[PDB]
RNA sequence: GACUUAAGUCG
RNA sequence: GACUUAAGUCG
Repeated sequence: GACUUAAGUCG
Repeated sequence: GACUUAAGUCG
C1' cells in the first nucleotide's frame, strides 16, 4: 500500500 | 463510489 469480509457514515 | 472501524490475505 492493495484486496477480502463485517458493520457504520457520506455521495 | 469514497471514507471510518474491526478482522484476515497478500506486497
Background
The depositors describe the entry as "2'-OMe modification at 3' end of RNA primer complex with guanosine dinucleotide ligand G(5')ppp(5')G". An RNA structure, in which 22 nucleotides are resolved. Ions in the entry include magnesium. Crystals were grown from: 0.1 M Sodium acetate trihydrate pH 4.6, 2.0 M Sodium formate, 50 mM Magnesium chloride. The 2021 paper behind the entry is "Structure-Activity Relationships in Nonenzymatic Template-Directed RNA Synthesis". The structure was determined by X-ray diffraction at 1.44 angstroms resolution and released in 2021.